The depositors describe the entry as "RNA duplex containing C-Ag-U".
Shown are 24 nucleotides from a PDB entry: RNA.
Crystallisation conditions: MOPS, MPD, spermine, lithium nitrate.
Method: X-ray diffraction, resolution 2.91 A. The entry became public in 2022.
C1' cells in the first nucleotide's frame, strides 16, 4: 500500500 | 440503511 471483515464518531 | 473517515484483525 490494495482488498474482506470488525468496532466506531460523522453525513445522508 | 447506505456511504465518509477513524481504529483494528485477517487476506494480499
Nucleotide at each position: 500500500g490494495g482488498g474482506c471483515c470488525c468496532g466506531g464518531u460523522c453525513c445522508c